Context: bound to proteins that are not shown
RNA sequence: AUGCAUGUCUAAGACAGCAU
Numbered sequence: 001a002u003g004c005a006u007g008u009c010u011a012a013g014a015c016a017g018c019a020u
Stems, first nucleotide, its partner, number of pairs: 001020004006016004
C1' cells in the first nucleotide's frame, strides 16, 4: 500500500487483528 466471509468502539469513522 491493498484486501478481508475476523473482532472492538464514541461508528460510512476510528482502532485491533489477519492476509497479500
The depositors describe the entry as "Bacteriophage Qbeta coat protein in complex with RNA operator hairpin".
The RNA (RNA operator hairpin) has 20 modelled nucleotides.
Crystals were grown from: 0.1 M sodium acetate, 0.2 M zinc acetate, 9% PEG 3000, pH 4.5, VAPOR DIFFUSION, SITTING DROP, temperature 293.0K.
The entry also models zinc ions.
Released in 2013, the model rests on X-ray diffraction data to a resolution of 2.4 angstroms.
The entry also contains Coat protein, not shown here.
The 2014 paper behind the entry is "Crystal structure of the bacteriophage q beta coat protein in complex with the RNA operator of the replicase gene".
The entry is indexed under Alpha Beta 2-Layer Sandwich, Levivirus coat protein, Structural, Translational repressor, RNA binding, Virion, STRUCTURAL PROTEIN.